[PDB]
The depositors describe the entry as "Giardia ribosome in POST-T state, no E-site tRNA (A6)". Shown are 843 nucleotides from a PDB entry: RNA (Large Subunit rRNA, nucleotides 1849 to 2691) from Giardia lamblia ATCC 50803. The 2023 paper behind the entry is "Insights into translocation mechanism and ribosome evolution from cryo-EM structures of translocation intermediates of Giardia intestinalis".

Context: one part of a larger RNA, bound to proteins that are not shown
RNA sequence: CCAGCCUCGGGAACGGGCGAGGGCCGGCCAGCGGGGCAAGAAGACCCUUUUGAGCUUGACUCCAGCCCGGGCCUGUGGGGCGGGGCGGCCGGCGCAGCGCACAGGGGAGGCCGCGCCCCUGAGACACCCUGACGGCCGCCGCCGCCCCGCUCACCCGGUCGCGCGGGGACCCGCCCGGGCGGGGAGUUCGGCUGGGGCGGCGCGCCUGCUACACCGGACCGCAGGCGUCCCACGGCGGGCUCAGCGAGGACGGAGACCUCCCGCGGAGCAGAAGGGCACAAGCCCGCCCGACCCGCGCCCCCCGUGCCGGCGCGGGCCGCGAAAGCGGGGCCUACCGAUCCUUCGCCGCCCCGGCCGCGGGCGCGGAGGUGGCAGAAAAGUUACCACAGGGAUAACUGGCUUGUGGCCGCCGAGCGCCCGCAGCGACGCGGCUUUUUGAUCCUUCGAUGUCGGCUCUUCCUACCGUCCGCGCGCACCGGCGCGGAAGCGUCGGAUUGUUCACCCGUUCAAGGGAUCGUGAGCUGGGUUUAGACCGUCGUGAGACAGGUUAGUUUUACCCUACUGGCCCCGGGGCCAGAGCACGGCGGGCCAGUACGAGAGGAACGCCCGCCGCGGGCCGCCAGCCCCGCGGUUGCCCGGCCGGGCAGCGCCGCGCCGCCGCGCCCGGGGGCCCUGCGCUGACCGCCUCUAAGCGCGCACCCCGCCUCGCGCCCCGCCCGGCCGCGCGCCCCAGCCCCGUGCCCCGUCGCCGAGCGGCCCCCGCCCGGGGAGACCACCCGGCGCGGCGCUCCUGUACGGCGCAGAGCCCUGCGAUCGCCUGAGGGACGCGCCUGCAGAGCGCGG
Numbered sequence: 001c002c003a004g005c006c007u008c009g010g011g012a013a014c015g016g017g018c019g020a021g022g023g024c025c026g027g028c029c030a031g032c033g034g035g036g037c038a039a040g041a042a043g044a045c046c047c048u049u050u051u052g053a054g055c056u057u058g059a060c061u062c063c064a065g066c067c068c069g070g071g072c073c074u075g076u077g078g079g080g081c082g083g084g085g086c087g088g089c090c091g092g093c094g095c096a097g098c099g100c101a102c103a104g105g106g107g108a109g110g111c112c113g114c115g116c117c118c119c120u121g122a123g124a125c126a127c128c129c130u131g132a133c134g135g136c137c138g139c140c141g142c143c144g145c146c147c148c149g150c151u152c153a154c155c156c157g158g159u160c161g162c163g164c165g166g167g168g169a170c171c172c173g174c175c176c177g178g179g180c181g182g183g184g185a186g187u188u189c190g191g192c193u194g195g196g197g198c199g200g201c202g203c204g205c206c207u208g209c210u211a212c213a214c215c216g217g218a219c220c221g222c223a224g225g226c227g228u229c230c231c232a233c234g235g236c237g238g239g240c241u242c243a244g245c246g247a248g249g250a251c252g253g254a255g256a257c258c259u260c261c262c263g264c265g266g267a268g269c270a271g272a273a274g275g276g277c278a279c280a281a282g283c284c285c286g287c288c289c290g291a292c293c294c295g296c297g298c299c300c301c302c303c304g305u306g307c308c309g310g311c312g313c314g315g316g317c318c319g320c321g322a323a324a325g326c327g328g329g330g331c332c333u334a335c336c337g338a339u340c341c342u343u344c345g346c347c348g349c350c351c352c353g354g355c356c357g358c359g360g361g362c363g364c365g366g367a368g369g370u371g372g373c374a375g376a377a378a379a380g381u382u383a384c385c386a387c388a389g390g391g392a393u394a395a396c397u398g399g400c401u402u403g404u405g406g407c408c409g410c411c412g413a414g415c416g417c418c419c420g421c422a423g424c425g426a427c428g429c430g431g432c433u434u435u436u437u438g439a440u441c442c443u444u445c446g447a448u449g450u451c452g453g454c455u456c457u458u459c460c461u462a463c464c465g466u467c468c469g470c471g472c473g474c475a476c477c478g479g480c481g482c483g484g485a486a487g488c489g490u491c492g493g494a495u496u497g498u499u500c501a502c503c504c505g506u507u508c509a510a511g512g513g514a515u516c517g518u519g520a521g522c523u524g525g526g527u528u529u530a531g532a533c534c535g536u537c538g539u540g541a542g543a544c545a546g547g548u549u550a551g552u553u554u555u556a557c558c559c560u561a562c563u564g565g566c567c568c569c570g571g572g573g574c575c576a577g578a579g580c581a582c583g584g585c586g587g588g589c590c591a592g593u594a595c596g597a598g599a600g601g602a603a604c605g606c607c608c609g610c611c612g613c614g615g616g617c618c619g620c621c622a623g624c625c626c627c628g629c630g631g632u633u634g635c636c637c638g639g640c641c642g643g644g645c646a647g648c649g650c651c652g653c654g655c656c657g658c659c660g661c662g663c664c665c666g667g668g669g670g671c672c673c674u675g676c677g678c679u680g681a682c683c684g685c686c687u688c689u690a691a692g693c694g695c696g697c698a699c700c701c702c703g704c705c706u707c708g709c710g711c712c713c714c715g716c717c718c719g720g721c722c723g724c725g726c727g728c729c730c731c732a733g734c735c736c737c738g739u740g741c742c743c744c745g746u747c748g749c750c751g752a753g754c755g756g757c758c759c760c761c762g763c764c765c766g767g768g769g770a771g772a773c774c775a776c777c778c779g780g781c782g783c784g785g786c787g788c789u790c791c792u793g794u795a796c797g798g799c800g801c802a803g804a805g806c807c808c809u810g811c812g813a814u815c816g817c818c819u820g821a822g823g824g825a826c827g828c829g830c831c832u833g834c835a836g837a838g839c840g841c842g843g
Base pairs, nucleotide, nucleotide: 002016005022006021007020008019009018026567027566028565029564030563031562034560035559036558038555039554046390047389048388051386052385053382054381055380056379059187060186061185062184063183065180066179067178068177069176070175071174072173075150076149077148078147079146080145082143085139086138089135090134106128154167155166156165157164190203191201192200199220204226205225206224207223208222209221227373228270229330230329234288235287236286237285238284239283240282242266244262246260247259248258249257268277269276271335273333274332275331292316293315294314295313296312297311298310299309305374318327319326320325341368342367343366344365347363348362349361350360351359398442399440401438403437405433406432407431408430409429410428414424415423451525452523453522454521456517457514458513459512460511461510464489465488466487467484468483469482470481471480472479491505492504493503495501531549532548533547534546535544536543537542570714571713572712573711574710577707578706579705582612583611584610585609586608587607588606589605595600613666614665615664616663617662621660623658624657628653629652630651631650632649633646634645635644636643637642668702669701670700675695676694677693678692715761719758720757721756722755723754724753762841763840765779766778767777768776782834783833784831785830786829787828788827789825790824791823792822797818798817799816800815802814805811806810
């Protein structure tokens, strides 16, 4: 989707459909909630997603905002005090000398008022005299800072610019630069994971297992490791033998040391583990750095890709040894890392219109890295929470398993005065069970509402009492243990949401199954959203497997199921099938008797009750009132009377009826279980058994009872249709077996006889003892009168010397009499009145 009955089995482990049974005409109604994992609703629970949002911070990366400096805006001064440009002043011994020749000097001329190479020094002061001005007054757009003004820019306050101030080249603004900065942004917040988290790191790597003799084989499988350490712990050559037993030697012994021995490694070789190794791979010594350079290939992993590690090479260049040889570290198997970017070496190349310096780039191969280790740059929280999906997966039901939880049976160490077994029973051993809990995720997330109660129904026995036996370490009483047994009972309550737990009572009180039975049955107490506290934890948002309070309970009209009801056909009945119902507890006797030393203390039988349950009923007695009668309040009908309205105003009774708190009712057979016995063997005995046999359970089955498809008889009728067919018993006498039929058309269809089979049998309408509708039961009904009886409580009105009193014959709540009156009736009896039996419909 279709279709709408069940039980079981198998199946995505809980089917309407599938396998095997067992029920079932078909068509509807009123109810009803057991089902249709009835429909909600692409579950917000739990995951997953390189999907989000709100929030937080001390996440990552940042931005407004602000603070802080320097500039610019932005003038005019006075300085201090250095600088700083000018800007004077003076310098000046190897002096060998003519003489502080500074050096640089120099001539022999002039004008101190004197000379003069070669003086020595290089050049002596003649007319002569000297750099950087070496030290060192005054003037100026010089710079640097620390001040201090002014007004004019730039601001600010007052005013009606009404007879004015303040700040000031600073703040302000702006440009830069440094702070601060969840106040906002944007974004991230790994993985595997017997759900997720948490922890762990099979996240990269190594040894021995697991691994099941090539190789390759998994596990949040089993032990351990690795991220280093060492220019010696390296390379090479040489010599050597190591641990240890032994047995010996001053102090010497537990231990120190040195020797002859024998020593297959029992030592060592850095560190895990396993391999490997003895004139070595150990140990010691001497040299050296191959723990080089330049280029290649192979093996491990493997996609036959890297990477790590190894290995084999072709060239150079070294080392060690007499040499052959060996060496690209430490015996092997572990010990580390791509693009980009940075750095460093080494030779060259390029800057593109050339050239030169600098600088940048590149080829090249090393370092600096990615441990989440073939390699993002990265914190939380969310119960305010979304998505997209997922049982690829948690929760809750299932189902599988069964450590766990119970429940049995095996053994007897032992106990019980004695004594394995009356009751027990260790250490062990084997099973069951789903009633717990673990494990596992097989089913369910475009949803199967979730705990406990209430309500109601069934089921189980692994039995507490009642029933039947039987054993006791059973005299009685009472206990205890068994076997059969699931009919009946297992209750009332206090705390708690409780299941439980616990306690109190009593007729003394077992345990469990049904999607942890039972939410369009309910409840909402528990739980389990959004509000709020408290404690703890977190910087915080928030958390709690910690408490506390407040918090919507959706929908059946369908289908099945159930419960009743229907789909015209006479009267009486009968039985297939289906349902099912009495149990417990006391008392009176028995009897203070058996029994016992006493204390105590039965029983069968009968007879009475009672409680629970069941089915009825209304006489009583409660409850209850449809319109009865009485009381009364407000309002309204003018008052009286008699009424209405206040959704039966309220009240007190109340019949018919229904009802429970009342009452009636509930007495039985059959086979037999567990077993107890009888005759009786196999197995001269014995024996409840193997044949045979008796007794026998609150269980069982039938009865009675509730229904009842159908059938029977009779009535009215009495008519058709069909078919042709009878020994009995017995099997250890089987009494004569071992056959027969074998032709329902194939020729049998006569009749009779038996036996079957068919055919019959109204409503509408009106009442009711009956009812949702129907049906049922009854029918010339009913209407409305009259008697009877009953309910209520003494009707209107009239009367009185009633009447408290008041006042005029007036008033008056009331009271007495006519009046157990009147009013009412759905119960009875009757007709005294109207009526009342469809040629309506169908047969």

Description
It was solved by electron microscopy to 3.33 angstrom. Rfam match: Archaeal large subunit ribosomal RNA. Rfam 15.1 lists 2,955 matches to the family in 1,139 species. Clan: LSU clan.